[PDB]
Context: one part of a larger RNA, bound to proteins that are not shown
RNA sequence: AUAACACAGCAAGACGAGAAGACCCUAUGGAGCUUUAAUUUAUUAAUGCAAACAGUACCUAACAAACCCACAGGUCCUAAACUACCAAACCUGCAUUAAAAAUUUCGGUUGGGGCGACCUCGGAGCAGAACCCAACCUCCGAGCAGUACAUGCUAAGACUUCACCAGUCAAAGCGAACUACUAUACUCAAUUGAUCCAAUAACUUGACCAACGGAACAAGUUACCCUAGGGAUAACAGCGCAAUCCUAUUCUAGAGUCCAUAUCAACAAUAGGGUUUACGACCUCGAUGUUGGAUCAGGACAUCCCGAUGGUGCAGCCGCUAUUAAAGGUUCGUUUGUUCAACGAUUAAAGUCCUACGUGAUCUGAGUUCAGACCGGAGUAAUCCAGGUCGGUUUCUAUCUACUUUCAAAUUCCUCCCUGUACGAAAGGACAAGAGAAAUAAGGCCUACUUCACAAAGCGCCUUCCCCCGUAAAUGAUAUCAUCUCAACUUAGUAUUAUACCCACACCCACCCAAGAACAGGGUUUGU
Numbered sequence: 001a002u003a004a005c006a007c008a009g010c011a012a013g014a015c016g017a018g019a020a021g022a023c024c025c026u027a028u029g030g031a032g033c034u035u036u037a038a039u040u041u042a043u044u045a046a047u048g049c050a051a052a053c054a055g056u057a058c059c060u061a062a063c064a065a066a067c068c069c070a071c072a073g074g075u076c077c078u079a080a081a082c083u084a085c086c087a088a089a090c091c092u093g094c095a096u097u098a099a100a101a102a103u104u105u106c107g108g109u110u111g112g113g114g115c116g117a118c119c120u121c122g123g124a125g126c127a128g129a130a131c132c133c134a135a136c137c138u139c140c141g142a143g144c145a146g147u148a149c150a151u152g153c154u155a156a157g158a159c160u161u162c163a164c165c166a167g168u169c170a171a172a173g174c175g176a177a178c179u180a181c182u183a184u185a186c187u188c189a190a191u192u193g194a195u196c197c198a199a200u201a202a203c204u205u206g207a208c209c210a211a212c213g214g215a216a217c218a219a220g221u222u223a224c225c226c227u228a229g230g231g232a233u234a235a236c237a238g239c240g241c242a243a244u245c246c247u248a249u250u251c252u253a254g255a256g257u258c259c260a261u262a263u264c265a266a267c268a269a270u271a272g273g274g275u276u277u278a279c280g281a282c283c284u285c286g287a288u289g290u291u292g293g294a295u296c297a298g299g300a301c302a303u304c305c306c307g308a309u310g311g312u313g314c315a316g317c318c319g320c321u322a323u324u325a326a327a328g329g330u331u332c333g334u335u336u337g338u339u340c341a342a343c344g345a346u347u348a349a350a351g352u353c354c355u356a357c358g359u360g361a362u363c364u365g366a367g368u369u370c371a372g373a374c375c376g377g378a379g380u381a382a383u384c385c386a387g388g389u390c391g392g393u394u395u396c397u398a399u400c401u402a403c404u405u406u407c408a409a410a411u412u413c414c415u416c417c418c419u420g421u422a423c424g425a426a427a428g429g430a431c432a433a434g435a436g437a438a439a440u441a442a443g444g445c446c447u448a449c450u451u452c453a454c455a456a457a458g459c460g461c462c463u464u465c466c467c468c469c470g471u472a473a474a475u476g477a478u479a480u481c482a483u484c485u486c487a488a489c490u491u492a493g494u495a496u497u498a499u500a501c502c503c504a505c506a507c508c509c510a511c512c513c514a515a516g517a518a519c520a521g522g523g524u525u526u527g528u
Stems, first nucleotide, its partner, number of pairs: 008404002012401003016396002024230004029226002031222004037104005043099008055085001066075003107119003116136001120142006143212001145187002152174002157169003164213001197206003237284001238282001239280002243277001245273006252265001254264002291366001292364003296358001297355005304329002307324006331345004372390004376385003408499001410440003414436003423428001441464005449458003471492003509527001510524004
Other pairs, nucleotide, nucleotide, family: 007517tWS010402cWW011012cHS011398tWS014361tWH015356tWS021023tWS022287cWH024112tSS025233cWS028215tWW034381cSS035037cWH037218cSS041043tWS051091cWW054086cWS056084cWW057083cWW064066tHS064067tHS065076tWW069072tWS104218tHS105219cWH106220cWH111136tSS122189cSS126135cWS127134tHH141190tSS143192tWS144188cHS147151tWW150175tWS154172tWS155171tHS155185tWW156170tHS160166tWS189190cHS193209tHS193214tSS194209tWH195207tWH200202tHS200203tHS208210cWS220382tSS222224cHS231235cWH233285tHS234285tWH236288cWW241278cWW242243cHS242244tHS242274tWS244274cWW244276cWW251267cWW252260cHS253265tHS255260cWS256262tHS259313tWW262311cSS273275cHS273302tWS281282cHS288356tWS289290cHS289394tWS290369tWS291337tSS295359cWW301326tHS303305cHS303325tWW304326tWH305348cSS308470tHS315423cSS315427cWW316422cWS316428tSS329349tSS330350tSS330351cWH335341cWW336340tHS346350tWH347349tHS359362tHS365394tHS371392tHS379381tHS398400cHS409465tSS409497tWH413437cWW417433tWW418432tWS419431tHH420421cHS420429tWS421430tWH422429tHS424426tHS424427tHS446448cHS446449tHS446458tWH448460cWS452455tWS458459cSS474489cWW475485tWH476487tHS477483tWH478482cWH485488cWH485489tHS515520cWS516519tHS
């Protein structure tokens, strides 16, 4: 605020319906593609060896120096030893190299992810005094070295990094040492690595396994993508906050010829606002549609114009600054998707903001932001880029809320006049009053014009009416002057906003209508 219930419209809300978000992150979840990711060559081709299968050839650099021998040649001073080549293919086995593929993976932390950084161990602060105690908190270090060579053996009792694992200290005893080197568990803060496995006769040794409780050995890319989830976690919006941003006041250095406060303003101070860029990660990822524009606008006033006032370095005309005022108003164009910005022409003025950067179940789709493509750049490539460029599907029949005649007081510019007056040295040049003429807005209308033609319309015509408070002044006390007074009081100075409109209603079956979706309403004394 509110009796009850239909019908027709509308799309602001029901974080409206639809699709277990496609963006983002997570999962030791997938898949496609690329490769100098790991692993592999079974496969395919080539090459070598073996296997298999023929045989073929078996190797010549004296020399008399002397002597012999008719020659041809011989004796001495070597006249040895010695086998070497070697079968074309197909097929099968074993190797090597290529091609072509196969399998599998692509760590974590993180004020979202990526990028950067970090990942184990010790000391100090945070953590002041038993112990313990975090941050991508604040600082400094370690991944050894040096001396022993009984750093031999064994064994009560304890400590312990919040579990376990691991780690730590030790009496007595055995065996040594010893004749006083703070001597027998070395100095040192951390100075480090499990299991399996490998090496080794044994003893014992082996990883920046540093992602340091360690998977035996695996990288990229996806906008062609997929699934499971997450508002546990990002992008839009809200919310929080107010560094940044904006405004006011305080202070009185400085500027303003002089002069702090006409105007502007340093160093600072005190408050307020919630329009920016950030930050946080609280609602929403079984979806809260994401720029600018169109349409319609609601609201704030920190006022762009119009109204009323104070001050002025306000003569006037123009300005500057402050108080008050949110009724009414606040343009059209060229380029750009643009918000903005620049420019042209105007205007009384072309205000600042909020409304899920108001409004896509009203629209638009140029941009952004999928799948195609090009250029430059990055990459071995697949692909990629806060870059540029061309192209690219915008659903919804309204159940509920809300709303669908806040019926009727209107704003502004210009022209004339005032007036070439007030003002002023001039130049320049008003205000109030009055008169007219327009534009816009609202509400109507059809005589003409125009679109049209028993009518509906604009490009046509007609009507349109109050105020608003900031201050400026009197009289006059506290305080015997003065003083406009959160003194009593007076005036400028105000509307019980005025008036207007609406208002009688069982003829009503039916017909007609300038009334109308239906219903309702008007007329029928025009019901053959």
The RNA (16S mitochondrial rRNA, nucleotides 2704 to 3231) from Homo sapiens has 528 modelled nucleotides. Primary citation: Singh et al., Nat Commun (2024), "Mitoribosome structure with cofactors and modifications reveals mechanism of ligand binding and interactions with L1 stalk". The sample was in a buffer at pH 7.5. The entry also models magnesium, potassium and zinc ions. Among the 82 different proteins in the entry, which are not shown, are Aurora kinase A-interacting protein, Growth arrest and DNA damage-inducible proteins-interacting protein 1 and MRPS21 isoform 1. Method: electron microscopy, resolution 2.63 angstrom. The entry became public in 2023. It holds a match to the Rfam family "Bacterial large subunit ribosomal RNA". Rfam links the family to the GO terms structural constituent of ribosome and ribosome.